Entry title: Structural basis for promiscuous binding and activation of fluorogenic dyes by DIR2s RNA aptamer. An RNA structure, in which 60 nucleotides are resolved. The entry is indexed under Fluorescent aptamer, Fab, DIR, RNA, RNA-Immune System complex. It was solved by X-ray diffraction to 2.03 A. Crystallisation conditions: 15 % v/v 2-Propanol, 50 mM MES pH 6.0 20 mM MgCl2. Shelke et al. published it in Nat Commun in 2018: "Structural basis for activation of fluorogenic dyes by an RNA aptamer lacking a G-quadruplex motif".

[PDB]
RNA sequence: GGAUGCGCCUUGAAAAGCCUGCGAAACACGCAGCUGGUGAAUGACAGCUAUGGCGCAUCC
Numbered sequence: 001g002g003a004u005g006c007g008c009c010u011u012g013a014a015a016a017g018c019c020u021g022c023g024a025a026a027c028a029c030g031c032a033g034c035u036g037g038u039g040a041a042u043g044a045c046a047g048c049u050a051u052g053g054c055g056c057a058u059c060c
Base pairs, nucleotide, nucleotide: 001060002059004057005056006055007054008053009052018043021031022030023029032049033048034047035046036045
Other pairs, nucleotide, nucleotide, family: 003058cWW010051cWW012019cWS013043tHS014038tWW014041tWS014042tWH015041tHH023025tWS025028tWS037044tWS039041cSS
């Protein structure tokens, strides 16, 4: 590296800005969907999927 399973992560917030999670990432660059909640500008999230990354176990 290929097959199989598990764990963590893969952000929230929306125009811009600011703040936060992540991507090997303090700045610059990048970060899917649905429900419910929230937003007369406010991080405030909860649930479940999708995708990918790393790790563990196991087979070649």